[PDB]
Context: bound to proteins that are not shown
DNA sequence: ATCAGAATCCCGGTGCCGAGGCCGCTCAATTGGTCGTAGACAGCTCTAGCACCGCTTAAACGCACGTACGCGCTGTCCCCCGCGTTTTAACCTTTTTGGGGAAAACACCCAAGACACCAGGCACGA
DNA sequence: TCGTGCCTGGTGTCTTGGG
DNA sequence: AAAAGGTTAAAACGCGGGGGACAGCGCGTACGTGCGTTTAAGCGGTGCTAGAGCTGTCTACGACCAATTGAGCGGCCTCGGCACCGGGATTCTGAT
C1' cells in the first nucleotide's frame, strides 16, 4: 500500500461394466 | 259389527195467510116404478124306461219299507310362484434384481394488433 | 430558389393471446 | 406384455310360501220284497132323460105419475203453504 473467488440444469434415450 | 248411549238437526207441530172445492139450495125433466090387458111359448106334472152309478170280486204291480250303495259340499295332497342366495362370467389392476459409467438430443413459439416517437418530402409565403 | 414547417408514413416497441 | 388375483357384475338355481286340485264325506240314490191300492169286470136298480098334455106368467104392448138425478150458481170454511219451534230420530262413537 493495491489486494483475489467462490457456482450448476432437468427430462428422456442409447450403449457399456460387475454379479 | 251389531248394540247402547251422547249430541244435534230436521221433521212434526204451532202460527198465520189464501184460494177454491165442495156444501147448499133451487130447478129441470128423464126414466124408473106402477099398473093393466092380451098372447102364447115355456114350465110343469106325469108316465115310462134304461143306462149309469155304485157295490162287489179279482188281479197285479208298483209304491212303501227296508238294506246297500252314490255323490258335490267340505277335508288332504300338490302344481305353481316370488323370492332368496348361489353359481358363473367378463373385466380391471398392478408389477416384473441390484449397483455403476458415459454420451447425445430436447426444453413456449409467435403473430398480430396496439403505442411512442420521428422524420422527409412536399406545402407555401416571400 | 430560400426558409419555416406539416402531417402522416415509418422505426422501434410491446401486449397478449392463439395454438 | 406378460401373469396373476380381486373385483363388479350378470344370469340362474332351488328354497319355502301360496292358491289350488283331488279325496272323504251324510244324506240321498238304488235294488229289492211284497202288500195293498189302483184298476178292470159284472150286475142291478133307480134316477134321470124323453115324451105328452096342461097351467102359468113372462113377455109384449099400452098409458100414467113422479121421485130422482143431473145441472147451476153462491158462498165459505178447510186444507195447502211458509215461517217458526223442539224434540224424537238421526249420526258418531263406544265396547262385547
Nucleotide at each position: 500500500g493495491a489486494c483475489c473467488c467462490g457456482g450448476g440444469u432437468g427430462u428422456u434415450u442409447u450403449c457399456c461394466c460387475c454379479a
Notes: Shown are 260 nucleotides from a PDB entry: RNA, together with DNA. Among the 28 different proteins in the entry, which are not shown, are RNA polymerase II subunit B12.5, RNA polymerase II subunit and Histone H2B type 1-J. The entry also models zinc and magnesium ions. The reconstruction used 28,511 particles. It was solved by electron microscopy to 4.2 angstrom. The 2022 paper behind the entry is "Structural basis of nucleosome disassembly and reassembly by RNAPII elongation complex with FACT".